[PDB]
C1' cells in the first nucleotide's frame, strides 16, 4: 500500500 | 475518515 472480515 | 483482525 492492495484485498477481505468486524466496530465507530 | 478512524480503530481492530486475517491474507498478498
Nucleotide at each position: 500500500c492492495c484485498c477481505c472480515g468486524g466496530g465507530g

Shown are 16 nucleotides from a PDB entry: RNA.
Method: X-ray diffraction, resolution 1.46 angstroms. The entry became public in 1996.
Keywords: A-RNA, DOUBLE HELIX, RNA.
It comes from the structure "RNA HYDRATION: A DETAILED LOOK".
The 1996 paper behind the entry is "RNA hydration: a detailed look".